[PDB]
Formats: sequence, structure tokens, C1' cells
RNA sequence: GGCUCUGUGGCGCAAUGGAUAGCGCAUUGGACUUCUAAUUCAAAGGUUGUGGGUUCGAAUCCCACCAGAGUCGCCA
Repeated sequence: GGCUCUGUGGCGCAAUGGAUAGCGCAUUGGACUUCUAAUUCAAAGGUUGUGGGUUCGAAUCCCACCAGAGUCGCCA
């Protein structure tokens, strides 16, 4: 020194399959001794990080950074 792979919000990242998209633990609704099988399911969130690009959409492609791991290298 550049680039390889991962991109919800606390955790897990399940959704993806060439005409492809969101959820399980705190939670507003039933009751008081007792409670993470004192249940169980119904709930608050959104340019799947932005300033933009190209095949019709990209999720899958790209310049710069924000987050992370990295071989081999160098004049210090």
C1' cells in the first nucleotide's frame, strides 16, 4: 500500500431461489399471589449508513468515507 467478505435498532440476522423484503427477549390489553411455561399472544421502527451513479430491479454492480476481520509489503 490497495483491495477481499460482512451493512435493522441492544442480541440473533432468519427473508432471498435471474423478473427477489422483515421477525423471536423489556414492552399500552385480562388479575393478585407471587412472578423469565403466574402464562399467552395482540405492540412503539424504517433514504435494508449517504453525495451520487448503470444493465429494467438490484440484494447481487461502483467512486469516497462511517463499522468490523485480513495474507503478502515496503525508507524510518